[PDB]
Context: one part of a larger RNA
RNA sequence: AUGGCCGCCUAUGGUCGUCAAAUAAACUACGAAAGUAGGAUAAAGUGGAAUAGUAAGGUUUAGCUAUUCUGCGGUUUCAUCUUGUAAAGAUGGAGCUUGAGUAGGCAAGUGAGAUAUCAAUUUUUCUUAGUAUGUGAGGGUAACACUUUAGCAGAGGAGAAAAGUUGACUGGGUCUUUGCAGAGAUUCAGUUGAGUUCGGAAGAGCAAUAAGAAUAACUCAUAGAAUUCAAUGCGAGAGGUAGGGAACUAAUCCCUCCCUAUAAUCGCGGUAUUCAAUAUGAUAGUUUACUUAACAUCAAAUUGGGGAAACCCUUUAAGAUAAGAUAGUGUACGGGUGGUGCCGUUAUUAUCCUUUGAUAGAGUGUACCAGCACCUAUCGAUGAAGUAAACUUGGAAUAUGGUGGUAGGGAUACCACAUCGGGUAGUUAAGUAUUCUGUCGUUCAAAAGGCGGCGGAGCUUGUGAUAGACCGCUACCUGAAACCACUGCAAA
RNA sequence: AAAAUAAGAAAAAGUGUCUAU
RNA sequence: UGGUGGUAGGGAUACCACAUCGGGUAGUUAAGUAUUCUGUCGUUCAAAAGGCGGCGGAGCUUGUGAUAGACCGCUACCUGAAACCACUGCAAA
RNA sequence: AAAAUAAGAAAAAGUGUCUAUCAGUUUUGACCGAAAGGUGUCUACAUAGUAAUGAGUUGUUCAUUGCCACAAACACUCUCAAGGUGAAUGUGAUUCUUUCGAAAGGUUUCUAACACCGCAAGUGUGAAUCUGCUCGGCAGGGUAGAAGAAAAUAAGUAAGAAGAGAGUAGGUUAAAACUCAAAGAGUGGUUCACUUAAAUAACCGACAUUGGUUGUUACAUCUCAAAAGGAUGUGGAAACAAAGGGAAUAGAUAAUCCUUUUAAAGACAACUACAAUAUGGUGUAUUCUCAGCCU
Numbered sequence: 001a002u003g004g005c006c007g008c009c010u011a012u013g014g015u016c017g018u019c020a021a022a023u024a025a026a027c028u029a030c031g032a033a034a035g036u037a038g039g040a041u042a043a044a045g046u047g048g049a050a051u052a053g054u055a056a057g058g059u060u061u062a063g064c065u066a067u068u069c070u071g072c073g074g075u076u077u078c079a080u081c082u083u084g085u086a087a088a089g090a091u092g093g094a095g096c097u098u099g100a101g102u103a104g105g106c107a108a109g110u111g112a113g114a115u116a117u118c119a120a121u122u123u124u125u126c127u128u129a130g131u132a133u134g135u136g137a138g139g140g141u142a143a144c145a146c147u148u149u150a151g152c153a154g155a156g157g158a159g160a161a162a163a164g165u166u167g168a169c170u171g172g173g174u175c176u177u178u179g180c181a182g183a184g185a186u187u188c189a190g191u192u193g194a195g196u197u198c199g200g201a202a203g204a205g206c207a208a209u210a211a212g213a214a215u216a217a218c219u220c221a222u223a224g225a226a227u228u229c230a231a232u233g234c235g236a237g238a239g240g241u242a243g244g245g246a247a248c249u250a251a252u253c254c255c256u257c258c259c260u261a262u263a264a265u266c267g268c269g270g271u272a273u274u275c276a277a278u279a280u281g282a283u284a285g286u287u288u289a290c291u292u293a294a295c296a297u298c299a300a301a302u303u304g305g306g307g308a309a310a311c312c313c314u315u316u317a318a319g320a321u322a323a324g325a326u327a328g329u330g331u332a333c334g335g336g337u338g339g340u341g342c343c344g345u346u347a348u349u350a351u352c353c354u355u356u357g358a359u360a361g362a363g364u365g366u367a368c369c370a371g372c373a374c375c376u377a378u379c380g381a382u383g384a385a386g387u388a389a390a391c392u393u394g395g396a397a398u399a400u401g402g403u404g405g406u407a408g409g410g411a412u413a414c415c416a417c418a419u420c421g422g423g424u425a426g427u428u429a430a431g432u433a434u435u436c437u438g439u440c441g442u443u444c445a446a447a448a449g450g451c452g453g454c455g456g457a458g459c460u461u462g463u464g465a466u467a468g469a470c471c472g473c474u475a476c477c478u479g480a481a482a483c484c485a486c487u488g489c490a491a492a
Numbered sequence: 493a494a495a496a497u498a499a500g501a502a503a504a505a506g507u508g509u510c511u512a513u
Numbered sequence: 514u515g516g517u518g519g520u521a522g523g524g525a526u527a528c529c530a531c532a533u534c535g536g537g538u539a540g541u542u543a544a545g546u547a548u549u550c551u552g553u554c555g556u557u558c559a560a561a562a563g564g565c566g567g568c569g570g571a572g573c574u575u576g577u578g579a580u581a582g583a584c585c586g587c588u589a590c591c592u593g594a595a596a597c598c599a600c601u602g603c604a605a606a
Numbered sequence: 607a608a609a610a611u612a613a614g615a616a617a618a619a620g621u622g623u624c625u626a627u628c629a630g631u632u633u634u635g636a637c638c639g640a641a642a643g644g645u646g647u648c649u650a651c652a653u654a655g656u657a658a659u660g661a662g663u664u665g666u667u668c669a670u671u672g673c674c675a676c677a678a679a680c681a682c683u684c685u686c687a688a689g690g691u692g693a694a695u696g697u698g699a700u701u702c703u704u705u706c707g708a709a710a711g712g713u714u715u716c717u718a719a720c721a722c723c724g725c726a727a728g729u730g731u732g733a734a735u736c737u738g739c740u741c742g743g744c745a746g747g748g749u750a751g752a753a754g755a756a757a758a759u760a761a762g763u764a765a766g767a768a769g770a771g772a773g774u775a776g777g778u779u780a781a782a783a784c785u786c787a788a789a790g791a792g793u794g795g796u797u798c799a800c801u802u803a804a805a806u807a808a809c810c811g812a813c814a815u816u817g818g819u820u821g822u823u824a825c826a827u828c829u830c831a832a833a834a835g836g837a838u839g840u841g842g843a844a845a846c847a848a849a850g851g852g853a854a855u856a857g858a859u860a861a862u863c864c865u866u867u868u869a870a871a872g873a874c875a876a877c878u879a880c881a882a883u884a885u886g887g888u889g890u891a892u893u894c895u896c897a898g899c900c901u
Base pairs, nucleotide, nucleotide: 003016004015005014007106008105009104010103011102012101027038028037030035045072046071047070048069051066052065053064054063075095076094079091080090081089082088109222110221111220112219113218118167119166120165121164122163124161125160126159134152135151139147140146168191169190170189171188172187173186174185176183178490179489180488181487182486195206197204198203224275225274226273227272229270233268234267235266236265239262241261242260243259244258245257251526252525253524254523255522278399279398280397284392285391286390287389289387290386291385296321297320298319301316304313305312306311325351326350327349332345333344334343355381356380357379358378359377360376361375363374364373365372402417403416404415405414406413419480420479421478422477423476424475425474426473428462430460431459435457436456437455438454439453440452441451442450443449465513466512467511468510469509471506500686501685516531517530518529519528520527533594534593535592536591537590538589539588540587542576544574545573549571550570551569552568553567554566555565556564557563579627580626581625582624583623585620629785630784631783632782633781634780635779636778637777638776643816644815645814646813647812648811656672657671658670659669660668661667674698675697676696677695680692681691682690683689701770702769703768704767705766712759713757714756716754719731720730721729722728735752736751737750738749739748740747741746790800794810795809796808797807817878818877819876820875821874822873824840825839826838827837828836829835841895842894843893847867848866849865850864851863886900887899888898
Other pairs, nucleotide, nucleotide, family: 002017cWH003020tSS005100tHS006013cWH011402tHS012102cWS022043cWH023042tWH024041tWH024095cSS025040tWH025041tHS025076tWS026039tHS031033tHS032657tWS033672tWS034672tWS042075cSS043074cSS043096tWS044073tSS049068cWW050067cWH055062cWW061492cWS073097tWW074097cWW078092cWW083084tWS083087cWW084086cHH084087tWS103402tSS107109cHS109225tSS114214cWW115214cWH116212tHS117211cWH123162cWH127158cWH127300tWS130131cHS130154tWS131155tWH132154tHS133153cWH136148tWS136150tHS137149tWH159318tSS172238cSS173238cSS175184cWH177178tSS187238tSS192208tWH193210tWS199202tHS208210cSS216392cSS217285tSS217286tSS223224cSS228271cWW231232tWS237263cWS237264tWS238263tHS249251tHS250527tWS277400cWW281395tHS282394tHS283393cWW288388cWW299318tHS300317tHS302315cWH303314cWW323383cSS324352cWW328348cWW329347cWH330341tHS330345tHS331346cWW332341cWW333341tWH337339tHS341344cWH341345tWH346347cWW353383cWH354382cWW354384tSS362374cWW363373cWW423499tSS424499tSS426505tWS428507cWS429461cWW430461cWW438501cSS439500tSS445750tWS447738tWS462507tWS470508cWW475503cHS477498cSS490492cWS495496cHS537613tSS538613tSS540619tWS542621cWS543575cWW544575cWW547853tWW552615cSS553614tSS571854cSS572853cSS573861tWS576621tWS578628cWW578785cSS584622cWW589617cHS591612cSS604606cWS609610cHS639773tWS639775tHS640649tWH641774tHS641795cSS641809tWS643896cHS643897tWS648772tWS649650tHS649772tSS651665cWW652666cWS652771tWS653663cWW653667tHS654666cHS654699cWH665771tWS678694tHS679693tHH684688tWS701772tHS707762tWS707764tHS708763tWH709761tHH710760tHS712758cWW715755cWH716733tHS717734tWS723727tWS742745tSS762763cHS772811cSS773774cHS785786cHS786788cHH789801cWH791799cWW791803cHS791804cHS793795tHS794843tSS799806cWS800804cWS816897tWS823871cWH830834tHS839870tHS840870tSS844893cWH845868tWS845869tHH846868tHS852862cWW853859tWH860861cHS881882cSS884885cWS885886cHS885901cWW888889cHS889897tHS890896tWH891895tWH
C1' cells in the first nucleotide's frame, strides 16, 4: 500500500490484520502470603446509595462533575460437581461495565402538526311561483243570489345549494427530570347522550368503535434512524387483584395508610433485517391553475302538443356529475343479523358513460381533389381528457464525491488545514587579534574573578547591500476545547 | 474572572517576494 | 337484632359502666419503728392540767426507683333534687 | 328560697395510666484517675519498619528472605542542563526513672607589642600568623574569610551504665437504651472474687529519695481557774467509740440514716554522714501495713 471497525459516501486520523479495538481478571515465574516482574484476550446497559468539589458573600437546598460501592444484566475466567468423555450444563468466586472525532453531505424513514371526506342535523337562500290559497274594491247575470276580477297580502310540503353545529367534555394519577407551569403521550374514573332494543306512547334497557383515511410530490424537526423479537435486559409505572406490615383498640376484622407480588403503557439499551453522498436526466408520478360546466349527460318539478290516461315527444329549470354511474356475482376484507351479498370496500360480469386507437361505411365541411374533421357500426384498449406552471422519484453510464483560497471572470489544476487560537524566539556562509556576552562544566569559602565547551555580539569578505511591508518556513511555550434532554421560565 | 509568569542553551529554518533607497 | 351512652382516622364485631340522677367529704404501697406530737376509744383524774392502756395517723428507715402535675378509675360515708299530668287559652282567690 | 352544718375512729380501696422532672444501672466512647505512707518524675511498648521461618530470650535481640518508605555508590538513558530508569548497599519502632556525664560548631573581644634591625624582611618571646577583594606611592588602611588564644554559652544537652515493663482498681461526663445483687456481707482497703454471713482469688503500679543531731512551726492528747506556761507525741487504711446534723403544732430527741473526729506537721530549717540490702524485731497500737532504726 491493501483490508476490518467508527450508521452511509468522501476527505482526514483513529484503531486493529482477514476469528481484524484496547485494558482488567485470567495465565506464567517466584513468594507462606501480601505482592513483585512479565502478560494475551471479552462486552448492552439500566438503576440505586455514599462521599469530594462546585458556581456563591456566608447559610439552606437542588443540580453539575469526579470517585467508590452495589442489585440485576452482559461478558470473560478460575474452582468444583455431575451428565459424558469431549457436547455442554449446574453451583459458587473474581474482573470489567468501557473506545472510534472533525468537517460537508445523506430521512419516500419516523414524530408532532396541518388539509380531506363521510353520517347526522339546524339556520339562511333559491327553485316548484308571485303557484295553491286568503283577503278581495269594481263589474256582469239576476231580482232582491251566484258568479268570484283587478289589486293587496302570499304558503307549507317536496327539490337544491351554501353557511354552520355535532361526531365527545371534565377530573385524578402517572411519563417526558431539573423545579415549576403549559403542552402532548398513556391510564383510570365520571359526566353528557346520537344511536339502537322493547314500547301507540311516557317511560325503560344497552350506550362514546358517536364513522374517518392518506401524504415522496404540504409544514417543521429529527443526524443516524426505522422495523422486528422463543434467546431481548433493566428501570419507572395508571389501575384492578393478591400477600405482608404499620397504626388504633381490651381484642379481632374491614376500609383509610405503607411496601412487595402481577403489568396496561412508557424511558434507555440489546439481537436480527433494511436504508443512507452529489450532479446530468431514463422511468414512474403528484399537486395547483386553465379549457369550464363550452359542449354533453342527470335532475324536484315545469311549458306546449300528441296519444291515451298507461305515458311519450317536447322547453324551462334551482341545481348537480371534471369520471364516474346502474343491475348483478359475492374473490377478499369489515360491519351487524334470529338469518339473507343483508350493508360498507374492491372483484369481474353486463349495459351506460370518459378518453381513445384500428378498420368498414355514408354524407357534410374546409375554394376544389387528396387527406383531415364530424356521425354510424365493429373490434380493442382507456379512468376523465388536453394543456401551462411548479414538484417528487431519480435506471444505466459519465463526471463529481471534506472545509477555504486561489487571477478581469470562469473552468481545469494547485495550495494548506483535519477542533482552532495567541504568543516567544528565530529564518545567509565562512573567517575571526582583542573585548563584551548567553549557556554549560570546572576552579573559586561569598562577592569578585580565572579556566574549558557550545555558541552570540562587533569586524572581514562574500550574498551587491540597506530599510520598510506582506508571504511563508523551524523550534518552543501557552489557551479555549466540550454542548445536548417536549417546549417556555427559572436558582434553590 | 482577568490579564500577570513562561517561550532556558544548542540544533533546525526562504541566500524567499514586493516596494523605496 | 331486640334498654340508655361511650368507646379509635372511619366503620362493623366486641367491650365497658348505669337502671331516677347529682354534689360533696375523706381516702386509694407494705413492713419496721428510740423519742416526740397527734386522731379516736377506754380508764385514772374533783375542773383545768396530766398519766395509763387499745386501735391507728404523722415523721424516719428501707423497700415500690422516687418526686411533682393532670386525667382515668376504685372504697367507705354524708347529703340533695325525685314527682308531673286533666279539651284548649288565661288565671290567683 | 338560699347557700350555711355534716362526711366521728377503725376497716376497705389501682403498688393504676400519661406527661415533666430527679436519681441511679448497662453499654459505648471521651477525658480523668492509683484502693498498703509522703515528695518528685512517670506509666508507653510487646521479639521490632512490615510479614514469615529458625535460634535465643532475665525486654523485645539476631540470621536469612519476601515486600514497603527514605537515602544512595554505580549502570543504562538523556544533544548540555533539567531529568527518567533500574539499583549494589545502608537507614528504618521503642516509653520511664536514677546515676554518670561530653564535645563539635557558632557568639563576643584579640590578630598586638618588645628586642635586634636605616625601613622592610628576618630572628626570639603573645597565639604570633596567613589569605581573597578593595583603597593606598609604601609600611599600611577597611571588608570578607582561613588557622589560632581567652571566656561564657553549648549543657546537666547528646551519648553511655544500671533499674523497670509500670495509666491499674475505678471515677466523672455525653449519648443511647433502660430502671434497683442500682442490695449486702467481708477485707487494712478496692474489686469483675464471694453471696444471707462466712470463706475464696486477685489487686492496692515503676524508679529514686524520705539517714543522724539540734531547733522552729502546726496539730494531737493530757496537766494547767482563765493568760502565762509545762509534759509526752506526730506515716497510712479500718475499727471500738465520741461529737454534730436532721421530724413529726415552738423547742429537744435521733432508733435508723448522714457528716466529722477517731486516724496528731514521718513536715520545715541548719549542720552533718551515706551502703553492703544479715533478715528477725521495733516502729506498733484495737487490728493490719510502709517509711525510717538495729541485726
Shown are 901 nucleotides from a PDB entry: RNA (Env38-Golld RNA, nucleotides 3 to 559; Env38-Golld RNA, nucleotides 402 to 833) from uncultured Caudovirales phage. The organism belongs to Maltschvirus maltsch, within Viruses. Entry title: Composite map of Env38-Golld RNA. The 2025 paper behind the entry is "Structural insights into higher-order natural RNA-only multimers". Method: electron microscopy, resolution 2.93 angstroms. The entry became public in 2025. It holds a match to the Rfam family "Giant, ornate, lake- and Lactobacillales-derived (GOLLD) RNA".